[PDB]
Context: bound to proteins that are not shown
RNA sequence: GAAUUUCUACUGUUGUAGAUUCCUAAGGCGUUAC
DNA sequence: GGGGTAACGCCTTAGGATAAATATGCTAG
DNA sequence: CTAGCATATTTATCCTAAGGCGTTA
Numbered sequence: 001g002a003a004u005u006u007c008u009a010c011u012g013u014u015g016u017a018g019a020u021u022c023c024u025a026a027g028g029c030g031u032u033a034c
Numbered sequence: 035g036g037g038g039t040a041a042c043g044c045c046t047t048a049g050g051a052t053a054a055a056t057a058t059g060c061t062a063g
Numbered sequence: 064c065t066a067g068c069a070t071a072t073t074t075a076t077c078c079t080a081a082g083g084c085g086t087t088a
Base pairs, nucleotide, nucleotide: 007018008017009016010015021051022050023049024048025047026046027045028044029043030042032040052075053074054073055072056071057070058069059068060067061066
C1' cells in the first nucleotide's frame, strides 16, 4: 500500500465528511508522434 | 512558427426520465 | 372458422418566455 451508487480526502472502526443527473445519439475542437 | 495522419483528450447540441389506446400472436373452435 | 386473452407497439401533443457587446488579463 485504506472499506464507498460513484468521486475526492480519509480511519472518522464492516465505516467518517462533503460533492454526485443517468442513459442514448449527433457534431465540432485540441497537445501529440507519427 | 512547420507539407495531405488518428489512437487519445476537451467542448457543443439533441431526446427521454409515460400511461393507455391499438394492433397482433395465440388458444379455442 | 373465430370470442377472448395476453403481449408488443404506436400514440396522445399546452405555454410560457428569450438573450447580446464593455477588449483586453
Record summary: The RNA (crRNA), together with DNA, has 88 modelled nucleotides. It comes from the structure "Ternary complex of ReChb - crRNA - target dsDNA". Released in 2024, the model rests on cryo-electron microscopy data to a resolution of 3.14 angstroms. Primary citation: Jabalera et al., Nat.Biotechnol. (2025), "A resurrected ancestor of Cas12a expands target access and substrate recognition for nucleic acid editing and detection". The entry also contains ReChb, not shown here.